[PDB]
Context: one part of a larger RNA, bound to proteins that are not shown
RNA sequence: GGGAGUAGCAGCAUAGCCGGGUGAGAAUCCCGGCCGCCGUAGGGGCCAGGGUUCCACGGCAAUGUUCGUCAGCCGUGGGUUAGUCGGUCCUAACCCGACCCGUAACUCGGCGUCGGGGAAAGGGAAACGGGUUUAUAUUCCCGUACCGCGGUGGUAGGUGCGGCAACGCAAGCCCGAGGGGUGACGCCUCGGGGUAGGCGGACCGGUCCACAAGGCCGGCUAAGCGUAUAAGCCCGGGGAGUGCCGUAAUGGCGAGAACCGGGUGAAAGCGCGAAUGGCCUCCCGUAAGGGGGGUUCCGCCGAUCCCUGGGGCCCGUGAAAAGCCCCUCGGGAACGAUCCACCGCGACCGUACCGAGAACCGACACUGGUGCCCCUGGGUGAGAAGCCUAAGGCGUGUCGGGGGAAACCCAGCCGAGGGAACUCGGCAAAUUGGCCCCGUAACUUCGGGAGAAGGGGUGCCUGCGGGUGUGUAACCCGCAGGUCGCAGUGACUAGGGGGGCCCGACUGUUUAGUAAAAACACAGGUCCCAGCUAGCCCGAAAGGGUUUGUACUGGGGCCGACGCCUGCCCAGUGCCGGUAUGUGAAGCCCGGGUACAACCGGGUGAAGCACCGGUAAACGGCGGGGGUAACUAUAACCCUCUUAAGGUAGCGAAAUUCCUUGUCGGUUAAAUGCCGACCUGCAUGAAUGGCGUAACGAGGUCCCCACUGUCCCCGGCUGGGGCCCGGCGAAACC
Numbered sequence: 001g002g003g004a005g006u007a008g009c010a011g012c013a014u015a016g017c018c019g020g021g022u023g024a025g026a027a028u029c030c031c032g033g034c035c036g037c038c039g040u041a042g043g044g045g046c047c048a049g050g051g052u053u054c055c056a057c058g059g060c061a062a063u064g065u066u067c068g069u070c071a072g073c074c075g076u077g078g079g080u081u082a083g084u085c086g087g088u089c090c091u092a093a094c095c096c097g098a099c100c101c102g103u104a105a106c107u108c109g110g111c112g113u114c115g116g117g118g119a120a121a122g123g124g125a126a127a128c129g130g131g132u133u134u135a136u137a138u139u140c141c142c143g144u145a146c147c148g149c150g151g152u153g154g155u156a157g158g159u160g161c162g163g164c165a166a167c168g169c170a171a172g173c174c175c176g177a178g179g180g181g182u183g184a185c186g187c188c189u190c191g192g193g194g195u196a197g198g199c200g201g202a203c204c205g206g207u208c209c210a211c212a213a214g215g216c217c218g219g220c221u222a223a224g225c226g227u228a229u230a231a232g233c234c235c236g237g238g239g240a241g242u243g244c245c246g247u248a249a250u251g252g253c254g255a256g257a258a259c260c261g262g263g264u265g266a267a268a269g270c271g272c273g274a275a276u277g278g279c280c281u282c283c284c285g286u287a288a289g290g291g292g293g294g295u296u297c298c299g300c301c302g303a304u305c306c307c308u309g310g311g312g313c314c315c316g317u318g319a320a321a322a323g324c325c326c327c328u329c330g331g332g333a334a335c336g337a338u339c340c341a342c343c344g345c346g347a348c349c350g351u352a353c354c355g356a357g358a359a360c361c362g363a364c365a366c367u368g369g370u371g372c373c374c375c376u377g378g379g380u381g382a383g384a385a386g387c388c389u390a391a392g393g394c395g396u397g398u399c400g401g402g403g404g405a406a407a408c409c410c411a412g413c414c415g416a417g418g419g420a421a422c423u424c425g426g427c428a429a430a431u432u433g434g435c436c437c438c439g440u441a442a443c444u445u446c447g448g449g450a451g452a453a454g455g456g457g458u459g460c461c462u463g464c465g466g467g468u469g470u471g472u473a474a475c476c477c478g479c480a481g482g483u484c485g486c487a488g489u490g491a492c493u494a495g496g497g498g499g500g501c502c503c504g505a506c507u508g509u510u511u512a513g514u515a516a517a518a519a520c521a522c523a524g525g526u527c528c529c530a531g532c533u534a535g536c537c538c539g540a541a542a543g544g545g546u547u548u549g550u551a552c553u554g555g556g557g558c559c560g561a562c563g564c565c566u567g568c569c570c571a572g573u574g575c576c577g578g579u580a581u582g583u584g585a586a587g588c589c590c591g592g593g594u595a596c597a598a599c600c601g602g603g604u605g606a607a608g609c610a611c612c613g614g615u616a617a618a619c620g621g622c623g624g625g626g627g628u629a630a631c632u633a634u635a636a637c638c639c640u641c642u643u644a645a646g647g648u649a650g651c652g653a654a655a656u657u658c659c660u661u662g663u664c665g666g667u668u669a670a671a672u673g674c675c676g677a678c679c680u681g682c683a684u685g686a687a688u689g690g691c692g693u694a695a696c697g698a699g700g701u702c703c704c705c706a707c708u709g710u711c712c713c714c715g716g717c718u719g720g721g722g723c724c725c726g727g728c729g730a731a732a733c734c
Base pairs, nucleotide, nucleotide: 001734002733008728009727016034017033018032019031020030021029035395036394037393038392043375044374045373049354050353053352054078055077056076057075058074059073063071064070083146084145085350086349087348089123090122094117095116096115097114098113099112100110101109102108127144128143129142130141131140147346148345149344150343151342152341153340154339157335160169161168162167173332174331175330176329177328178327179326180325181324182323186313187312188311189310190309191308192307193306194305197301198300199299200298201297202296203219204218205217206216207215208214220277224272225271226270227269232264233263234262235261236260237259243253244252245251278295279294280293282291283290314318360369361368377389378388379387380386399726400725401724402723408721409720410719411718412717413716414715415714417712418711421710426707434458435457436456437455438454443448445561459483460482461481462480463479464478465477466476467475468474484488496705497704498703499702500701501700502699503697504696508520509519524559525558526557527556528555529554530553535546536545537544538543562692563691564690565689567622568621569620572619573618574615575614576613577612578611582609583608587604588603589602590601591600592599625640651681662678663677664676665675666674667673
Other pairs, nucleotide, nucleotide, family: 003732tHS004731tHH005006cHS005729tWS006730tWH007729tHS010720cSS011410tSS012357tWW015035tWS022026tWH023025tHS023069cWS026069tWS028066tWW028067tWS037042tWS039391tHS041043tHS041376tWH041391tWW046371tWW048355tHS048356tWW052080tWW060071tWH062073cWS064365cWS066399tWS072358tHS078135tSS079080cWH082351tWH083126tSS086120cSS088347cWW090321cSS091119tWH091320cSS093118tHS102541cSS109542tSS119122tHS123321tWS125147cSS128222cSS132137tWH144223tWS155170tWS155337tWH156171tSS156172cWS156336tHS158334tWS160171tWS164236cWS165235cSS166262tWS170337tWS172333cWW183322tHS184321tHH193267tSS195303tWH196302tHS209213tWW221274tWS221275tWH222274tHH223273tHS228267tWH229266tWH231265tHS238258tHS239256tWS239257tHS240253tWS240256tHS247249tHS248310tWS249310tWS252257cSS266307cSS281292cWW303304tWS314316tHS353359tWS354359cSS356370tWH358396cWH381385tHS386492cSS407722tHS415709tWH416713cWW419708tHS419710tHS420426tHS420708tWH423425tHS432495tHS433494cWW439453tHS440452tHS441450tHH442449tHS444447tWS445447cHS469473tHS485487tHS503518cSS505695tWS506522tHS510517tWH523560tHS525617tWS530534cSS531550tSS532549tWW534547tHH539541tHS539542tHS559687cSS561693tHS565686tWS566687cWH569644cSS570618tWH579580cHS579610cWW584607tHS586605tHS594597tHS616619cHS621645tWS623642cWW624641cWW625641cWW626640cWS628635tWS629634tWH634636cHS635636cHS643646tWS647648cHS647685tWS648686tWH649685tHS652679tWS653660cWH653662tHS653680tWW654656cHS657659cHS668670tHS671673cHS686689cSS709713cWS
């Protein structure tokens, strides 16, 4: 180059229209109005990550799935202010260095000692509101505060008191030691006291509504300083059992109850802060700017936010240190504060913005992931459900315009009569559905099955009663009557039920991306090794794991909740033990040989082999015949010789059976099916467990009722594509 001016620019959130403006040029940019979407997230805040994407002005060659006057794009200039926010400080799991041991050696491996690191959500001194900028603010300015260190002057005290007590007090300074508390802790459940937020009524202003009735908006108050009760725990008095006292519940009392007084002791609220501060509104020239007003009361609900107390669970026990408070002791001086007032000082780094259907990762302005990490008004309502709506955000889940414009596809709605005849198979769709009352089987591990099944009712209006409460406050529970519709959980929400069989006991796990299961795990049963310098394991060694451990322990196998049971064989293979002899390498000895050696022969010689025994919840095995008593079949009883022995109880055409669609029975009009039995078990069988089993299963399989466009036989309608118009514009393949 052809493919081709073609596919794609739909599907999960279908969104734009009218008027005006800017500009060469406007479906796509700005203003207003109408119409819409999200609304326990598409809203608000902020980690990590990114790194200037932030702000203003000026632009449109390229980028943006189309256009573009717009912009996370391009260009020019700007922008992050801390004694109190965070890092620095402590230690956790853990890591590093020096010495030390090992290694041919090391940039390698390692115990112990010393030292040092290790948390921007653990512990941990100290600030709140308002305003200011194009862009920063707990950081700047105004106002009102606090912490540490160091000082100036006074005072309590040294050398002081009140209370039976619990306790109340300003209640001496400087060094060191010791002790106590705090920091400092799991899961589940409940009560009490408060707050944020919300609801109702009145009143004051404003606004909408043909009048009226009515609806909507606003009606504010930070840290800090000063002030108290609740629970619980204490101190005095008091003096109790046929008992009294109390809780939502558990409970309490001569080891001292009731009752009477008192002490200590939270979150909050109240007051100052602070009302020409913030909000709302009213009047004249509109450039700076002027003046005025309002900022009130009652009553309910109430947290998943704060404080405070009880109770229950563990073969499971749920951090440490710095720092801070108090007491005692020892040693010093004679002065002198943890109280009042005032002054001074306070280093280094971070601080912009996004925080995701366009600022992070995924090659992208990617329906994925990271982060739903923290938080959210009104109605109906059990509800943070679904539906509607306020605030706040958006019309950028970045191509539009036409249409009786078809066929066909994707996602949906309805269908007469029949009702699974469809199909491997009721796949898919349909049916039921919330609340109250009635009623409820087999079986069972007595706990369940069970919401079994099945049946009746439900709206609106007019009234009457109950419960707690002081309540014509609030939240709940019943009754009667009248009335409308095809239909009253009328939308939204919202289980189809039952009867058999196989497997697996159950909750749980698994092949990231074709297998979720009958496979794994599980509680539980049984077997094996080991008394600690052990047993098992890592390593080249040094050393190390189990071990901050000691048989109710640690390690190693098999089976697999529960119930009834678990038969025979030790000849083989393996493991264990024992033993006189035999064999048995090097070494040693004896002899021969060699001027010495090499070399030759014999003996002794551990483990192991051999030999003898135990062991099957160790690996595994449980066959053969030659013959049958009374006539049709029986070998059901008894000897035998092969071999260690010769399949016990149970189950059986089996998830195991070849012939096989085995035979009989039941289920159908009709049965290669399913269920129940019969044994001819090619080739069942007892911890490679056997036989059963309630409850459970997105497991596999058969039947019944209901229900349905699955099917007879297909038909009609909705939205998005497909078709035409404008724009941008590929690839596989050849």

Annotation:
An RNA structure (23S ribosomal RNA, nucleotides 1397 to 2130) from Thermococcus kodakarensis, in which 734 nucleotides are resolved. It holds a match to the Rfam family "Archaeal large subunit ribosomal RNA". The literature on the family includes a 2001 paper in Science by Yusupov et al., "Crystal structure of the ribosome at 5.5 A resolution". Gene Ontology terms of the family: structural constituent of ribosome and ribosome. The reconstruction used 116,585 particles. The PDB entry is titled "Cryo-EM Structure of T. kodakarensis 70S ribosome in TkNat10 deleted strain".